[PDB]
RNA sequence: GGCGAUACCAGCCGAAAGGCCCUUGGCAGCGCC
Ligand code: QAX
Repeated sequence: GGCGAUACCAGCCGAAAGGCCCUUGGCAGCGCC
RNA backbone atom coordinates (compact mmCIF):
# COMPACT_ATOMS: atom_id res chain seq x y z
O5' G A 1 -0.84 2.81 2.37
C5' G A 1 -0.63 3.33 1.06
C4' G A 1 -0.67 2.25 0.00
C3' G A 1 -1.90 1.37 0.00
O3' G A 1 -2.96 1.95 -0.72
C1' G A 1 0.00 0.00 0.00
P G A 2 -4.49 1.65 -0.35
O5' G A 2 -4.73 0.15 -0.82
C5' G A 2 -4.84 -0.19 -2.19
C4' G A 2 -5.21 -1.63 -2.35
C3' G A 2 -6.41 -2.10 -1.56
O3' G A 2 -7.64 -1.73 -2.15
C1' G A 2 -4.68 -3.64 -1.27
P C A 3 -8.94 -1.45 -1.25
O5' C A 3 -9.24 -2.89 -0.66
C5' C A 3 -9.83 -3.91 -1.44
C4' C A 3 -9.96 -5.19 -0.65
C3' C A 3 -10.79 -5.10 0.63
O3' C A 3 -12.18 -5.12 0.36
C1' C A 3 -8.82 -6.29 1.08
P G A 4 -13.22 -4.35 1.29
O5' G A 4 -13.19 -5.15 2.67
C5' G A 4 -13.54 -6.52 2.69
C4' G A 4 -13.18 -7.16 4.00
C3' G A 4 -13.80 -6.57 5.25
O3' G A 4 -15.17 -6.93 5.40
C1' G A 4 -11.53 -7.04 5.66
P A A 5 -16.25 -5.90 5.95
O5' A A 5 -16.16 -6.11 7.50
C5' A A 5 -16.60 -7.33 8.07
C4' A A 5 -15.93 -7.59 9.39
C3' A A 5 -16.20 -6.60 10.52
O3' A A 5 -17.44 -6.82 11.15
C1' A A 5 -13.90 -7.06 10.44
P U A 6 -18.27 -5.64 11.83
O5' U A 6 -17.34 -5.15 13.02
C5' U A 6 -17.06 -5.94 14.17
C4' U A 6 -16.05 -5.23 15.04
C3' U A 6 -16.38 -3.79 15.37
O3' U A 6 -17.26 -3.68 16.47
C1' U A 6 -14.14 -3.90 14.63
P A A 7 -18.49 -2.66 16.45
O5' A A 7 -17.83 -1.24 16.17
C5' A A 7 -16.93 -0.64 17.09
C4' A A 7 -17.33 0.78 17.40
C3' A A 7 -18.77 0.95 17.89
O3' A A 7 -18.82 1.94 18.91
C1' A A 7 -18.43 2.26 15.94
P C A 8 -18.64 1.51 20.45
O5' C A 8 -17.70 2.64 21.01
C5' C A 8 -17.16 2.53 22.31
C4' C A 8 -16.07 3.53 22.49
C3' C A 8 -16.45 4.98 22.25
O3' C A 8 -17.17 5.54 23.34
C1' C A 8 -14.42 4.52 21.16
P C A 9 -18.44 6.50 23.09
O5' C A 9 -17.74 7.91 22.88
C5' C A 9 -16.74 8.34 23.79
C4' C A 9 -15.82 9.37 23.18
C3' C A 9 -16.51 10.52 22.47
O3' C A 9 -16.94 11.51 23.37
C1' C A 9 -14.79 9.67 21.11
P A A 10 -18.06 12.56 22.92
O5' A A 10 -17.36 13.36 21.74
C5' A A 10 -18.14 13.83 20.66
C4' A A 10 -17.29 14.39 19.56
C3' A A 10 -18.08 14.96 18.39
O3' A A 10 -18.45 16.31 18.62
C1' A A 10 -16.46 13.45 17.57
P G A 11 -19.97 16.76 18.43
O5' G A 11 -20.24 16.53 16.87
C5' G A 11 -19.47 17.22 15.90
C4' G A 11 -19.72 16.67 14.53
C3' G A 11 -21.18 16.48 14.15
O3' G A 11 -21.79 17.69 13.72
C1' G A 11 -19.99 14.52 13.65
P C A 12 -23.30 18.03 14.16
O5' C A 12 -24.18 17.13 13.20
C5' C A 12 -24.07 17.23 11.79
C4' C A 12 -24.76 16.08 11.10
C3' C A 12 -26.16 15.77 11.59
O3' C A 12 -27.16 16.61 11.04
C1' C A 12 -24.92 13.77 11.49
P C A 13 -28.40 17.10 11.94
O5' C A 13 -29.35 15.83 12.01
C5' C A 13 -30.03 15.37 10.85
C4' C A 13 -30.82 14.12 11.15
C3' C A 13 -31.73 14.16 12.36
O3' C A 13 -32.94 14.88 12.17
C1' C A 13 -30.52 12.14 12.36
P G A 14 -33.63 15.65 13.40
O5' G A 14 -33.92 14.51 14.47
C5' G A 14 -35.00 13.60 14.30
C4' G A 14 -35.14 12.71 15.51
C3' G A 14 -35.20 13.43 16.85
O3' G A 14 -36.48 13.98 17.13
C1' G A 14 -33.66 11.66 17.01
P A A 15 -36.59 15.43 17.82
O5' A A 15 -35.87 15.24 19.22
C5' A A 15 -35.65 16.32 20.11
C4' A A 15 -35.98 15.93 21.52
C3' A A 15 -35.27 14.71 22.06
O3' A A 15 -33.98 15.00 22.57
C1' A A 15 -37.58 14.51 22.48
P A A 16 -32.71 14.12 22.12
O5' A A 16 -32.85 12.79 22.98
C5' A A 16 -32.80 12.84 24.40
C4' A A 16 -33.52 11.66 25.01
C3' A A 16 -32.91 10.29 24.71
O3' A A 16 -31.87 9.97 25.62
C1' A A 16 -35.25 10.24 24.29
P A A 17 -30.56 9.16 25.13
O5' A A 17 -31.09 7.69 24.85
C5' A A 17 -31.44 6.82 25.92
C4' A A 17 -32.29 5.68 25.45
C3' A A 17 -31.65 4.74 24.43
O3' A A 17 -30.82 3.76 25.02
C1' A A 17 -33.78 5.39 23.65
P G A 18 -29.32 3.54 24.48
O5' G A 18 -29.47 3.49 22.89
C5' G A 18 -29.64 2.26 22.20
C4' G A 18 -30.40 2.49 20.91
C3' G A 18 -29.57 2.62 19.64
O3' G A 18 -29.21 1.36 19.08
C1' G A 18 -31.09 4.41 19.75
P G A 19 -27.95 1.24 18.07
O5' G A 19 -28.43 1.95 16.73
C5' G A 19 -29.51 1.45 15.96
C4' G A 19 -29.85 2.43 14.87
C3' G A 19 -28.72 2.73 13.89
O3' G A 19 -28.59 1.75 12.87
C1' G A 19 -29.66 4.75 14.63
P C A 20 -27.13 1.34 12.35
O5' C A 20 -26.67 2.59 11.48
C5' C A 20 -27.47 3.07 10.42
C4' C A 20 -26.91 4.37 9.88
C3' C A 20 -25.43 4.35 9.51
O3' C A 20 -25.19 3.77 8.25
C1' C A 20 -25.91 6.30 10.76
P C A 21 -23.86 2.91 8.00
O5' C A 21 -22.69 3.98 8.06
C5' C A 21 -22.63 5.05 7.14
C4' C A 21 -21.59 6.05 7.55
C3' C A 21 -20.20 5.49 7.77
O3' C A 21 -19.48 5.36 6.56
C1' C A 21 -20.79 6.93 9.57
P C A 22 -18.98 3.93 6.04
O5' C A 22 -17.64 3.67 6.84
C5' C A 22 -16.55 4.55 6.72
C4' C A 22 -15.27 3.91 7.16
C3' C A 22 -14.82 2.66 6.38
O3' C A 22 -13.39 2.66 6.40
C1' C A 22 -14.92 2.16 8.65
P U A 23 -12.49 2.40 5.11
O5' U A 23 -11.21 3.30 5.42
C5' U A 23 -11.33 4.71 5.53
C4' U A 23 -10.32 5.27 6.51
C3' U A 23 -8.86 4.87 6.29
O3' U A 23 -8.04 5.92 6.78
C1' U A 23 -9.46 4.22 8.44
P U A 24 -7.43 7.07 5.85
O5' U A 24 -6.86 8.07 6.97
C5' U A 24 -7.68 8.99 7.70
C4' U A 24 -8.96 8.37 8.20
C3' U A 24 -10.02 9.40 8.65
O3' U A 24 -11.22 9.29 7.88
C1' U A 24 -9.82 7.59 10.20
P G A 25 -11.76 10.59 7.08
O5' G A 25 -12.08 11.64 8.24
C5' G A 25 -12.06 13.04 8.02
C4' G A 25 -12.28 13.77 9.31
C3' G A 25 -11.30 13.42 10.42
O3' G A 25 -10.12 14.19 10.35
C1' G A 25 -13.51 13.32 11.25
P G A 26 -8.70 13.52 10.62
O5' G A 26 -8.75 13.21 12.18
C5' G A 26 -8.76 14.26 13.14
C4' G A 26 -8.41 13.72 14.49
C3' G A 26 -7.15 12.86 14.49
O3' G A 26 -6.47 12.94 15.75
C1' G A 26 -9.01 11.54 15.11
P C A 27 -5.01 13.59 15.82
O5' C A 27 -4.15 12.86 14.70
C5' C A 27 -3.35 11.71 14.97
C4' C A 27 -2.92 11.04 13.69
C3' C A 27 -2.71 9.52 13.78
O3' C A 27 -3.09 8.92 12.54
C1' C A 27 -0.75 10.52 12.98
P A A 28 -4.61 8.51 12.23
O5' A A 28 -4.98 7.48 13.38
C5' A A 28 -4.40 6.19 13.42
C4' A A 28 -4.53 5.63 14.81
C3' A A 28 -4.07 4.21 15.00
O3' A A 28 -2.67 4.12 15.04
C1' A A 28 -6.12 4.51 16.11
P G A 29 -1.87 2.96 14.30
O5' G A 29 -2.34 1.62 14.99
C5' G A 29 -2.01 1.31 16.34
C4' G A 29 -2.89 0.20 16.86
C3' G A 29 -2.90 -1.10 16.08
O3' G A 29 -1.80 -1.93 16.37
C1' G A 29 -5.12 -0.42 16.52
P C A 30 -1.15 -2.88 15.24
O5' C A 30 -2.22 -4.03 15.04
C5' C A 30 -2.56 -4.89 16.11
C4' C A 30 -3.78 -5.71 15.77
C3' C A 30 -3.66 -6.59 14.54
O3' C A 30 -2.94 -7.77 14.82
C1' C A 30 -5.72 -5.44 14.49
P G A 31 -2.15 -8.53 13.67
O5' G A 31 -3.29 -9.29 12.86
C5' G A 31 -4.01 -10.39 13.41
C4' G A 31 -4.95 -10.95 12.37
C3' G A 31 -4.32 -11.28 11.03
O3' G A 31 -3.68 -12.54 11.03
C1' G A 31 -6.26 -10.01 10.66
P C A 32 -2.30 -12.79 10.27
O5' C A 32 -2.68 -12.86 8.74
C5' C A 32 -3.56 -13.87 8.26
C4' C A 32 -4.10 -13.55 6.90
C3' C A 32 -3.09 -13.18 5.82
O3' C A 32 -2.39 -14.30 5.31
C1' C A 32 -4.88 -11.67 5.73
P C A 33 -0.87 -14.16 4.80
O5' C A 33 -0.95 -13.24 3.51
C5' C A 33 -1.70 -13.68 2.38
C4' C A 33 -1.88 -12.57 1.38
C3' C A 33 -0.63 -11.90 0.84
O3' C A 33 0.02 -12.69 -0.14
C1' C A 33 -2.21 -10.26 1.39
C1 QAX B 1 -10.69 4.24 22.37
C2 QAX B 1 -8.65 3.85 24.24
C3 QAX B 1 -10.98 4.15 16.96
C4 QAX B 1 -13.42 1.82 15.45
C5 QAX B 1 -12.64 2.44 16.41
C6 QAX B 1 -12.75 1.43 20.47
C7 QAX B 1 -11.87 2.73 18.67
C8 QAX B 1 -11.02 3.76 18.28
C9 QAX B 1 -9.28 5.36 18.88
C10 QAX B 1 -8.56 5.84 20.17
C11 QAX B 1 -9.58 5.89 21.40
C12 QAX B 1 -10.71 2.95 23.19
C13 QAX B 1 -9.96 3.11 24.50
C14 QAX B 1 -8.89 5.06 23.31
C15 QAX B 1 -11.80 3.48 16.03
C16 QAX B 1 -12.53 3.24 13.83
C17 QAX B 1 -12.67 2.07 17.75
N1 QAX B 1 -9.49 4.77 22.18
N2 QAX B 1 -11.76 3.86 14.75
N3 QAX B 1 -13.36 2.23 14.19
O1 QAX B 1 -11.84 2.40 20.03
O2 QAX B 1 -10.22 4.37 19.28
O3 QAX B 1 -14.26 0.79 15.71